[PDB]
Solved structure of RNA (Mango-III fluorescent aptamer), 38 nucleotides shown. It comes from the structure "Structure of the Mango-III fluorescent aptamer bound to YO3-Biotin". The entry also models magnesium and potassium ions. Bound small molecules: YO3-biotin (YO3).
RNA sequence: GCUACGAAGGAAGGAUUGGUAUGUGGUAUAUUCGUAGC
Ligand code: YO3
Numbered sequence: 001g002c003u004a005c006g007a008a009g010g011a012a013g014g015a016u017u018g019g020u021a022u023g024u025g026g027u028a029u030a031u032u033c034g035u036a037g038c
Stems, first nucleotide, its partner, number of pairs: 001038008
Other pairs, nucleotide, nucleotide, family: 009013cWH009025cWH010014cWH010023cWH012024tWH012031tWS013018cWH014017cSS014019cWH015017tWS015022tWW018025cWH018030cWS019023cWH020027tWW021026tWS021028tHH024030tWS026029cWH
C1' cells in the first nucleotide's frame, strides 16, 4: 500500500473536500479507528 471483517457522526478529518446521499456510507465506492491477512 492493498484486501477481509468489525466499529463509529462532526470530540478523527476535508467545506480549496472521497461524495449519486450532510448520512456512519444507504442504491455503489467512500473516511477514521480496530483486528486479521497478503
Ligand atoms: C464538520 C463535516 C463535513 C465536511 C465536509 C463534508 C463534505 C461532504 C457530504 C455528505 C453527503 C454528500 C456529499 C458530502 C461533499 C467538513 C469539511 C470541512 C470542515 C468540517 C466538515 N464537517 N460532502 O459531506

Crystallisation conditions: 40 mM sodium cacodylate, 0.08 M sodium chloride, 0.012 M potassium chloride, 0.02 M magnesium chloride, 0.012 M spermine, 5.5% sucrose, 31% MPD. Primary citation: Jeng et al., Rna (2021), "Fluorogenic aptamers resolve the flexibility of RNA junctions using orientation-dependent FRET". The structure was determined by X-ray diffraction at 2.8 angstrom resolution and released in 2020.